The depositors describe the entry as "Crystal structure of the 2'- deoxyguanosine riboswitch bound to 2'-deoxyguanosine, iridium hexammine soak".
Solved structure of RNA, 66 nucleotides shown.
It holds a match to the Rfam family "2dG-I riboswitch aptamer (M. florum)".
Crystallisation conditions: 0.05 M Na-HEPES, pH 7.5, ~40 % (v/v) pentaerythritol propoxylate, 0.2 M potassium chloride and 0.0-2.0 mM spermidine, VAPOR DIFFUSION, HANGING DROP, temperature 293K.
Released in 2011, the model rests on X-ray diffraction data to a resolution of 2.9 angstroms.
It is bound to 2'-DEOXY-GUANOSINE (GNG).
The 2011 paper behind the entry is "Structural principles of nucleoside selectivity in a 2'-deoxyguanosine riboswitch".
The entry is indexed under three way junction, riboswitch, deoxyguanosine, RNA.
C1' cells in the first nucleotide's frame, strides 16, 4: 500500500453575513489526538433562514488479513 471490520461525525455546537419558500443558504471558529472532508438518501416533525432518527459515502486511526 490493497482488502475486511470496528471507531469519530451530527455540518452537530458557538458567532456573524444573507430575507429568501422555484427557499431553509454561506464564511469563520469549534467538533480530543486529526489530516481530507462534513456529502448522498428515504422518513418524521418543522419555519421571525431546520432539527430528530434510520440507511450509506469520503477521510483518518486501530485491529484482522493478503
Ligand atoms: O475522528 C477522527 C478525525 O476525523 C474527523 N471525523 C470524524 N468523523 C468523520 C471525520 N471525518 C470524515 N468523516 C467522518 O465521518 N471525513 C474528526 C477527527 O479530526
Nucleotide at each position: 500500500g490493497g482488502c475486511u471490520u470496528a471507531u469519530a461525525c451530527a455540518g452537530g455546537g458557538u458567532a456573524g453575513c444573507a430575507u429568501a419558500a422555484u427557499g431553509g443558504g454561506c464564511u469563520a471558529c469549534u467538533g480530543a489526538c486529526c489530516c481530507c472532508g462534513c456529502c448522498u438518501u428515504c422518513a418524521a416533525a418543522c419555519c421571525u433562514a431546520u432539527u430528530u432518527g434510520g440507511a450509506g459515502a469520503c477521510u483518518a486511526u486501530a485491529a484482522g488479513u493478503c